About this RNA: Shown are 76 nucleotides from a PDB entry: RNA (tRNA) from Escherichia coli. It comes from the structure "E. coli pre-elongation complex without an A-site tRNA with EQ2-EttA in Hydrolytic 1 conformation". The organism belongs to Escherichia, within Bacteria. The 2023 paper behind the entry is "Cryo-EM studies of the four E. coli paralogs establish ABCF proteins as master plumbers of the peptidyl-transferase center of the ribosome". It holds a match to the Rfam family "tRNA". Rfam 15.1 lists 5,335,975 matches to the family in 14,413 species. Rfam describes the family as follows. Transfer RNA (tRNA) molecules are approximately 80 nucleotides in length. The entry has 51 different proteins, among them Small ribosomal subunit protein uS3, Large ribosomal subunit protein bL35 and 50S ribosomal protein L32.
[PDB]
C1' cells in the first nucleotide's frame, strides 16, 4: 500500500429492518461470623466509538473518520 471485523456497565460479553438496556462477576449496605472468606438479603452502573445522514425509532439501518484485531501483498 489494498481488503475485513470489532467498540455495548469498573471487567467478560448478550441485545428485535425500533420499544429506560440486559446476565455473570465487581462495586454499595444489611444480614450471618470473635473476625473475614463462602452463603443470604436487598440496591445502583450506560460516550450504546465519535458530529452525519433515508426514519413513526436509529443500538442493531446511514456514508464516514478514531482505535485495535485480522487477512492479503502473488508472476516480478
Nucleotide at each position: 500500500g489494498g481488503g475485513u471485523g470489532a467498540u455495548u456497565a469498573g471487567c467478560u460479553c448478550a441485545g428485535c429492518u425500533g420499544g429506560g438496556a440486559g446476565a455473570g462477576c465487581a462495586c454499595c449496605u444489611c444480614c450471618c461470623u470473635a473476625a473475614c472468606a463462602a452463603g443470604g438479603a436487598g440496591g445502583g452502573g450506560g460516550u450504546c466509538g465519535g458530529c452525519g445522514g433515508u426514519u413513526c425509532g436509529a443500538u442493531c439501518c446511514c456514508g464516514u473518520c478514531a482505535u485495535c484485531a485480522c487477512c492479503c501483498a502473488c508472476c516480478a